[PDB]
RNA backbone atom coordinates (compact mmCIF):
# COMPACT_ATOMS: atom_id res chain seq x y z
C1' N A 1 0.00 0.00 0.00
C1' N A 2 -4.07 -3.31 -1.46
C1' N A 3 -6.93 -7.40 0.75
C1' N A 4 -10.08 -11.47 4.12
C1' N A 5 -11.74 -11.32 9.24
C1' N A 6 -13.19 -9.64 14.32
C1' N A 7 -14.39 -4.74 17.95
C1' N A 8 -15.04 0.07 19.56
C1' N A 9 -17.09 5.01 18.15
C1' N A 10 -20.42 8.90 15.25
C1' N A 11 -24.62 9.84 11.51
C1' N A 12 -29.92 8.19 8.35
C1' N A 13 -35.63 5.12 11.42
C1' N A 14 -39.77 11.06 13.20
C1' N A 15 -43.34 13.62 15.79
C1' N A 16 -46.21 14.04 20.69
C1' N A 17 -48.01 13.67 25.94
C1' N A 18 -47.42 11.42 30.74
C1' N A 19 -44.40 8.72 34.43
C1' N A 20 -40.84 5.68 36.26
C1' N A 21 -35.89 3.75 38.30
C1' N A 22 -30.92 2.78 41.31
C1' N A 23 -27.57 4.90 45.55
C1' N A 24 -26.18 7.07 49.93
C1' N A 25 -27.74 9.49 55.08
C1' N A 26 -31.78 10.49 59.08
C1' N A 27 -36.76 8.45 61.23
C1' N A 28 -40.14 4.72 63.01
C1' N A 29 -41.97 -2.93 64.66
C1' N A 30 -42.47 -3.32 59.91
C1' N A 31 -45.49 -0.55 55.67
C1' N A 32 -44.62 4.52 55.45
C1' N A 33 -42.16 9.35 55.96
C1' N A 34 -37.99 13.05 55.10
C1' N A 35 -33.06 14.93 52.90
C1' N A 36 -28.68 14.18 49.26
C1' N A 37 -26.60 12.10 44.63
C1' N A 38 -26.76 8.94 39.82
C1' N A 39 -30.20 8.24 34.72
C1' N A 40 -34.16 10.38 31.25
C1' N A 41 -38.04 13.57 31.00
C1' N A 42 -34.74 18.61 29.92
C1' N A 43 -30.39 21.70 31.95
C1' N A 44 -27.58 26.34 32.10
C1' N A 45 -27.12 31.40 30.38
C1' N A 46 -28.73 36.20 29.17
C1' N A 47 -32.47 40.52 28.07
C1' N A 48 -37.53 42.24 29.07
C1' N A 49 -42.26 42.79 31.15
C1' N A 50 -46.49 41.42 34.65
C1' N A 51 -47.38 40.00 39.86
C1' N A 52 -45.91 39.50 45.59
C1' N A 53 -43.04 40.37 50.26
C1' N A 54 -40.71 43.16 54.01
C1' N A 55 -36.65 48.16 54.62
C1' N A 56 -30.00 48.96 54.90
C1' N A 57 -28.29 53.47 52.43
C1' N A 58 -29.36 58.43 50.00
C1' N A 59 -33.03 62.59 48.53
C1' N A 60 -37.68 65.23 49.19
C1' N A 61 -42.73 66.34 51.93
C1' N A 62 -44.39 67.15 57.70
C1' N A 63 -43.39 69.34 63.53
C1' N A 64 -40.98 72.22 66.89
C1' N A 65 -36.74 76.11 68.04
C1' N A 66 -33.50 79.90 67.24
C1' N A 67 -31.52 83.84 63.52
C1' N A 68 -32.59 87.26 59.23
C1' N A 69 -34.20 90.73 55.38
C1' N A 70 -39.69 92.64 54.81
C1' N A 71 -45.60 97.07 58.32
C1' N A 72 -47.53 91.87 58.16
C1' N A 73 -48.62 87.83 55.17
C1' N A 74 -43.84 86.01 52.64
C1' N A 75 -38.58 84.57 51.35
C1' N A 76 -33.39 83.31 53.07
C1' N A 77 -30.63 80.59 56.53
C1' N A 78 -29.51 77.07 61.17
C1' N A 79 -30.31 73.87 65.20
C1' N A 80 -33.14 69.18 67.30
C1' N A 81 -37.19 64.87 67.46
C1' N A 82 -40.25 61.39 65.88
C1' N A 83 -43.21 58.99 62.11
C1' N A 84 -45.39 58.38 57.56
C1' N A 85 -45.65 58.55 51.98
C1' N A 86 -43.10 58.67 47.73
C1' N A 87 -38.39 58.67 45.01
C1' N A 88 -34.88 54.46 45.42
C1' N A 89 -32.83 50.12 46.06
C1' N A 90 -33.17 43.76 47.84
C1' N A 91 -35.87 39.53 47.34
C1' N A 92 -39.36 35.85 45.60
C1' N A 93 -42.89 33.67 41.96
C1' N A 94 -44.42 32.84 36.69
C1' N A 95 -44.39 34.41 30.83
C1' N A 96 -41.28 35.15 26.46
C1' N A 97 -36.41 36.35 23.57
C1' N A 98 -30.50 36.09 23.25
C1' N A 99 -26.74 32.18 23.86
C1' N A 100 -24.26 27.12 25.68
C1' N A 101 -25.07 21.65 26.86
C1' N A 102 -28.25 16.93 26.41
C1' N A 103 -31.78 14.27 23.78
C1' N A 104 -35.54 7.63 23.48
C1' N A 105 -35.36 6.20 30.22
C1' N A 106 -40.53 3.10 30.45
C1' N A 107 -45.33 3.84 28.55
C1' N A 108 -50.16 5.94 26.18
C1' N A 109 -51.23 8.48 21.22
C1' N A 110 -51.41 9.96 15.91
C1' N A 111 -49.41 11.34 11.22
C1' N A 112 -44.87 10.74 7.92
C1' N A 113 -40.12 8.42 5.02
C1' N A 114 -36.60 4.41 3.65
C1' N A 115 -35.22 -1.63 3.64
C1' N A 116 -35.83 -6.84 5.52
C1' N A 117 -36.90 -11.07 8.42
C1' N A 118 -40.07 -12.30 12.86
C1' N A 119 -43.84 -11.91 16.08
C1' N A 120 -48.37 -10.12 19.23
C1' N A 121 -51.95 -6.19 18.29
C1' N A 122 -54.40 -2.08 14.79
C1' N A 123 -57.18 -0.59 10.04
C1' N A 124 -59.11 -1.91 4.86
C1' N A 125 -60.32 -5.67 0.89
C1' N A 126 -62.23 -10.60 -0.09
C1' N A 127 -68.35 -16.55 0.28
C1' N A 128 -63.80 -18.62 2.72
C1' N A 129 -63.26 -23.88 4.54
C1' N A 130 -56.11 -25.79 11.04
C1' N A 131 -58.45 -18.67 6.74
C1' N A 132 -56.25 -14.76 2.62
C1' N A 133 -54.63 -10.28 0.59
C1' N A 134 -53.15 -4.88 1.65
C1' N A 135 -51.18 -0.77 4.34
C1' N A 136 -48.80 2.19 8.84
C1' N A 137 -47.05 1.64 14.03
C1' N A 138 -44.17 -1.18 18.34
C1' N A 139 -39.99 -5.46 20.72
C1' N A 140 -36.39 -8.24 18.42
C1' N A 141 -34.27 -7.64 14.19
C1' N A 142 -32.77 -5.01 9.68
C1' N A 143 -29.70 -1.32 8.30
C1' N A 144 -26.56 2.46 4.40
C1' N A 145 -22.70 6.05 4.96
C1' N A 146 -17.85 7.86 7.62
C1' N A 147 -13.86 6.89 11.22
C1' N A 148 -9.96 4.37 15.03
C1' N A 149 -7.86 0.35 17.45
C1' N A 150 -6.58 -5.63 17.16
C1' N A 151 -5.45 -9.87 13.85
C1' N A 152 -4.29 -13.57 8.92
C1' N A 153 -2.79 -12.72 3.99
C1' N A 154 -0.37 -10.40 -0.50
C1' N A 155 7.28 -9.33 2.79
RNA sequence: GGUGCCCGUCUGUUGUGUGACUCUGGUGAGAGCCAGAGGAGAUCUCUCGACGCAGGACUCGGCUUGCUGGAGACGGCAAGAGGCGAGGGGCGGCGACUGGUGAGUACGCCAAAAAUUUUGACUAGCGGAGGCUAGAAGGAGAGAGAUGGGUGCCC
Shown are 155 nucleotides from a PDB entry: RNA with a sequence from Human immunodeficiency virus 1. Keane et al. published it in Science in 2015: "RNA structure. Structure of the HIV-1 RNA packaging signal". Rfam match: Human immunodeficiency virus type 1 dimerisation initiation site. The entry is an ensemble of 20 models. Keywords: RNA, HIV-1, Packaging Signal. Released in 2015, the model rests on solution NMR data. NCBI's taxonomy places the organism under Viruses, Pararnavirae, Orthoretrovirinae, Lentivirus, Lentivirus humimdef1. Entry title: HIV-1 Core Packaging Signal.